[PDB]
Context: bound to proteins that are not shown
C1' cells in the first nucleotide's frame, strides 16, 4: 500500500460424479525301453 | 542305469 474489491439489494448449504457389467472357459497327479 | 512336467493360451474396459 499497489496488486485485489465497491458499498440501500449476493437462495450458490440452488446441484450425492451419478447409471449399466458373475475374475470367468478349457485340462484324469499321471506314466517304460535303452543312455 | 535314469526321474520329468510343476501353468498354458484369453479378455485389462466400453456405453
Nucleotide at each position: 500500500g499497489a496488486c485485489u474489491u465497491a458499498a440501500u439489494g449476493u437462495c450458490a448449504c440452488g446441484g450425492u460424479a451419478c447409471c449399466c457389467a458373475a475374475u470367468u472357459u478349457u485340462c484324469u497327479g499321471c506314466c517304460c525301453c535303452g543312455g | 542305469g535314469g526321474g520329468g512336467c510343476a501353468g498354458a493360451a484369453a479378455a485389462u474396459u466400453g456405453g